[PDB]
Released in 2014, the model rests on X-ray diffraction data to a resolution of 8.7 angstrom.
23S RIBOSOMAL RNA, nucleotides 2001 to 2877 from Escherichia coli: 872 nucleotides with solved positions.
Context: one part of a larger RNA, bound to proteins that are not shown
RNA sequence: GAAUUGGCUGUAAAGAUGCGGCCUACCCGUAGCAGGACGAAAAGACCCCGUGGAGCUUUACUAUAGUCUGGCAUUCAACGUUGGGACGUGGUGCGUAGGAUAGGUGGGAGGCGAAGAACCCUGGCUACGGCUGGGGGGAGCCGCCGGUGAAAUACCACCCUCUACUCUUUGACGUUGUAACCUGAAAAAUCACUUUCGGGGACCGUGCUUGGCGGGUAGUUUGACUGGGGCGGUCGCCUCCCAAAAUGUAACGGAGGCGCCCAAAGGUCACCUCAAGACGGUUGGAAAUCGUCUGUAGAGCGCAAAGGUAGAAGGUGGCUUGACUGCGAGACUGACACGUCGAGCAGGGAGGAAACUCGGGCUUAGUGAACCGGUGGUACCGUGUGGAAGGGCCAUCGAUCAACGGAUAAAAGUUACCCCGGGGAUAACAGGCUGAUCUCCCCCGAGAGUCCAUAUCGGCGGGGAGGUUUGGCACCUCGAUGUCGGCUCGUCGCAUCCUGGGGCUGAAGAAGGUCCCAAGGGUUGGGCUGUUCGCCCAUUAAAGCGGCACGCGAGCUGGGUUCAGAACGUCGUGAGACAGUUCGGUCUCUAUCCGCUACGGGCGCAGGAGAAUUGAGGGGAGUUGCUCCUAGUACGAGAGGACCGGAGUGAACGGACCGCUGGUCUCCCUGCUGUCGUACCAACGGCACAUGCAGGGUAGCUAUGUCCGGAACGGAUAACCGCUGAAAGCAUCUAAGCGGGAAGCCAGCCCCAAGAUGAGUUCUCCCACUGU
RNA sequence: UCAGGUAAGACUCCCGGAAGACCACCGGGUUAAGAGGCCAGGCGUGCACGCAUAGCAAUGUGUUCAGCGGACUGGUGCUCAUCAGUCGAGGUCUUGACCA
Numbered sequence: 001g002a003a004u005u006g007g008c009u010g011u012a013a014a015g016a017u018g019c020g021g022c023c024u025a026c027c028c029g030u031a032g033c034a035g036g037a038c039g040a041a042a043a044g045a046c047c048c049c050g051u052g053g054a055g056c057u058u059u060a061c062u063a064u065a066g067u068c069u070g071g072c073a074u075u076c077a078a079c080g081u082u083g084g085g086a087c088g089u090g091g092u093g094c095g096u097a098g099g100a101u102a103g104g105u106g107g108g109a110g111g112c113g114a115a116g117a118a119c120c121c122u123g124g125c126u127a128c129g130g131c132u133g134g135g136g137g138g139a140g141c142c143g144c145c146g147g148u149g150a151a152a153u154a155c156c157a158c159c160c161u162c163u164a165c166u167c168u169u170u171g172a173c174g175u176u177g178u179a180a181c182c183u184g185a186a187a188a189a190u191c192a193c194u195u196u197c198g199g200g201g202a203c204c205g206u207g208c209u210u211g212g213c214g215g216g217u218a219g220u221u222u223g224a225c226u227g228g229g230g231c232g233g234u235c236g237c238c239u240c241c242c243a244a245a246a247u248g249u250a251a252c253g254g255a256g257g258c259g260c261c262c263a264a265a266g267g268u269c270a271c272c273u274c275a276a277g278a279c280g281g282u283u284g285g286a287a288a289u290c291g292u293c294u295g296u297a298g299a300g301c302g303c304a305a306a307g308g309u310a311g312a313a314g315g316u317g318g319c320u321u322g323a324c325u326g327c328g329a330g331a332c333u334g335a336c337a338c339g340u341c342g343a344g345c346a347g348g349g350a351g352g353a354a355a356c357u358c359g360g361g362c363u364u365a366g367u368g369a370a371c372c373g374g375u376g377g378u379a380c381c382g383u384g385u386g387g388a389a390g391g392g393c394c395a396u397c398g399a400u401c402a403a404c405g406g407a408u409a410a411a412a413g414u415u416a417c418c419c420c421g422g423g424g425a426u427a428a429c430a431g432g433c434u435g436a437u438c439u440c441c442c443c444c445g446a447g448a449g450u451c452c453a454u455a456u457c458g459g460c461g462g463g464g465a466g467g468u469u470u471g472g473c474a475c476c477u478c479g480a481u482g483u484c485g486g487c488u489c490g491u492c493g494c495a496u497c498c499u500g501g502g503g504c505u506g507a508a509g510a511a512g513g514u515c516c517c518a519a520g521g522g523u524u525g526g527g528c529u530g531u532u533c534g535c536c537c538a539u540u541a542a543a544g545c546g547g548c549a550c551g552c553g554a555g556c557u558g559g560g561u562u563c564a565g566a567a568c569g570u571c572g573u574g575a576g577a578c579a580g581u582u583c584g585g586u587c588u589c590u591a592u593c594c595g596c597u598a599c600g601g602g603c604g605c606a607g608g609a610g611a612a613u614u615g616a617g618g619g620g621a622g623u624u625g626c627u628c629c630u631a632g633u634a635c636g637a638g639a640g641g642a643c644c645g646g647a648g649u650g651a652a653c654g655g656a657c658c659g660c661u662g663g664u665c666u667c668c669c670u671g672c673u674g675u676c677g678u679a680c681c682a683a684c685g686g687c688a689c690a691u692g693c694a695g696g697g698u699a700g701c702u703a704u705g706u707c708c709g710g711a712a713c714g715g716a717u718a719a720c721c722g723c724u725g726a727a728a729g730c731a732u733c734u735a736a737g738c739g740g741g742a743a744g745c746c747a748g749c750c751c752c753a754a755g756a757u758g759a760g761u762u763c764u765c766c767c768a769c770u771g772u
Numbered sequence: 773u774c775a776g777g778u779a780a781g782a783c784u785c786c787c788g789g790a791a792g793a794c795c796a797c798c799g800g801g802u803u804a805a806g807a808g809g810c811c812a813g814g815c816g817u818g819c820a821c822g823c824a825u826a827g828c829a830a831u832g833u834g835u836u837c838a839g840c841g842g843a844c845u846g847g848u849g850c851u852c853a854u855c856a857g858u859c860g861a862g863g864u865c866u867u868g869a870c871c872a
Base pairs, nucleotide, nucleotide: 006023007022008021009020010019026602027601028600029599030598031597032596033595035594036593037592040588048422049421050420052419053418054415055414056413057412060220061219062218063217064216066213068211070209071208072207073206076177077176078175079174080173081172082171083170084169085168088165089164090163091162093160100153103159104158105157106156107155110142111141112140119136120135121134122133123132124131125130181200182199184197185196186195187194223235224234225233232252236258237257238256239255240254241253244249260302261361262360267319268318269317270316271315272314274298276294277293278292279291280290300309301308303366305364306363307362324347325346326345327344330341331340332339336405349358350357351356372398373397374396375395377393378392380391381390430477431475432473433472436470438466439465440464441463442462443461447457448456484559485557486556487555489551490548491547492546493545494544497522498521499520500517501516502515503514504513524538525537526536527535528534565583566582567581568580569578570577571576603755607766608765609764610763611762612761613760617752618751619750620749623651625649626648627647628646629645653709654708655707656706657705661703663701664700668696669695670694671693672692673688674687675686676685677684678683714746715745717744720740721739722738723737769776770775771774781859782858783857784856785801786800787799788798789797806852807851808850809848810847811846812845813844815841816840817839822835823834824833825832826831
């Protein structure tokens, strides 16, 4: 999704009508009430999961709008300062030898002087090489050659170790000023030709570009494990237990550590036998130190631990430093990637006579892939050839990459303003289990109670039930069962709380105390709070509690809260957050079915009908005080004051009927305001919420009316109380017998009634055709 | 099994209900009386239409301790239940006893 779609219990993923078993039901229809088929609507905003979506905040990570600013420009003219420079011009350079201060090189057989040289005198600067002036003098003067030397020199040039003057491009700051440009007035008013102009004027703006600010804007992350989530913690491995005797397996199961230290306890060759205790002595009255002994060594072996554990890897010394390179067969662990042992060979060393050993430090953790980056070698390749840059190859170095298999070069919160995809394999309220907390009972023994233990309270401890309480586990349900309480309506059970029957007593009586049987019943009206609960007032015989998804929302209310807003406080920079408080805060007409409450529609019980009884059961009710008589008795010092029995009366509740007390008696009557309609005047009628208003009121109807009602008796039982009288000739309420005794049970009272299909019974009416 | 018959009975239909959602049920259908109306009584409100009269008027008094009236109680067959139709039984089998 389909249906001839009962209930209970048990049980199944532990709330089923189709299951089991039992019980009950004639079927169907209509009306009403609502519990159920965890109803219908929404793949649940409350939470979690998914390296989801989106928004906001923030010193988040990475960018950006914009903006600040330096440089380069359409942006200058003249110029100062103190620089850069550029062209041209000049002249600073001391080994020796060389008449001499040789920076060089090329050309070279020459050059300088009226730009007043040569020559003579002289001032100033000097880092003593050399720089720069004044005077006198006057038309001349000084290279090749020769020579010295590494090199030769005039003259012309160029290149150096630099520096002065003409001229000329430009820097930072400054000085003065004219058309770009910017902007405003006057002519027809947004610009633009122009004219009289004025101001700003090298700056702003703008472009390229650099740095800083930059969540105002954008793109995103913000982890896992996590017996719910958040927080804490664990998020690597090593020592064991945990492992259920090979290896090994799980969780925030019980304790301990490391991301160190060693140039030496390395390696090797040798020697060396520890703690502690015993006896006797030192500044010792603890330990340690000395000598002599005990010493399968009960030590130590760096640090945590286990194993091993002396012939020692252990303590000491010399030598001394493979914690070398190229291979590393063969195996163990492991998904893989990693990790670990390792004889021996070759090129060569150390200790030792030698053998032999040494490929780190007793072993097991102290570490860690790949991409990327730097050096020393390599110089392999080497985007035409030859090189180089660069890459690879060798080693090695960075990383709290520690969320230690680590994803990238780098990255915080919140969302009850929220949205999606799923989910009880993750939750909140619940069912169920457990049920440690909790409630109640029981055992027993110290004690209090004068004494006596247990009329009662009754330490510590122990055993169970309920579990309705706190939580947990975590299985149906996240295509959802609406979270509290209350109103309404019930009913059941018990630790019956109050009544009854009772036993006992430190119970005289009365009033109480504790426990048993028995629930049939009852179980007030209000204040505060959103409340269960609780406190308080007036009372009562007492005036209980807990189940039924902390009863019930396919009934209601809606104040708490798990909602949208806002206010105050705390925490946060903030976004906001905080089962904090406060104001307000739509949550779904008639139901399909099961069921219940009633009335009918049919047929059957076998002649067809009318009427009335009988009757298996079910349902309802079945509460209780006070007062009067005995009692002002018994009892008792007094005070005070009964059980039983016999009656009256009252409250709550239920049923029935109204004559009485009252209400309702919507259009019966009376009175009336405004207006309209009936011609007018009288009078009448209608309307003024769906009687127009007000008042009264018979029939009917409901109570705030009245009456009645639950009784008495009988039978069988519970706690308890007895008789004859066992077993142990005694005692005793003996498992065989019998009695008394409860508001409980049956019956009795009232209501329905045999479709209780085994359908009963009684009286009466018409009789016993045809057509096949 | 069916069609017609038993006013024996009931039902269809109609008028009223202290019965009621509907249905059903109860009281009846002119051999008649259930309801409606009317009349009488009671009951409720409570004193009229009209006329006369007193007063300027608003009103009051007398004529009526009436009028009016939803379901009342009775009488009253005046009016409505006319008529008609429909449903509609004769005894299953077996065993026991009694009677003739």

Vila-Sanjurjo et al. published it in Proc.Natl.Acad.Sci.USA in 2003: "X-ray Crystal Structures of the WT and a Hyper-Accurate Ribosome From Escherichia Coli". The entry has 50 different proteins, among them 50S ribosomal protein L31, 30S ribosomal protein S8 and 50S ribosomal protein L4. Crystals were grown from: MPD, ethanol, magnesium chloride, ammonium chloride, spermine, spermidine, MES, pH 6.5, VAPOR DIFFUSION, temperature 277K. An Rfam search finds the family "Bacterial large subunit ribosomal RNA" in it. The entry is indexed under 30S RIBOSOMAL SUBUNIT, PROTEIN-RNA COMPLEX, PROTEIN-PROTEIN complex, RNA-RNA COMPLEX, RIBOSOME.